[PDB]
Context: bound to proteins that are not shown
Molecule: Threonyl-tRNA synthetase mRNA
């Protein structure tokens, strides 16, 4: 440097939910952390 993810970032559909992140689709790798050459 380069790829690829996600408890990352966004978008969206449910949620309306009382105090250290509800539940799902997609997007994506710019921010964060992980892997892999």
């Nucleotide at each position: 440097g380069g790829c690829g993810u996600a408890u990352g970032u966004g978008a969206u559909c449910u949620u309306u939910c009382g105090u250290g992140u509800g539940g799902g689709u997609c997007a994506c790798c710019a921010c964060u952390g992980c892997g892999c050459c």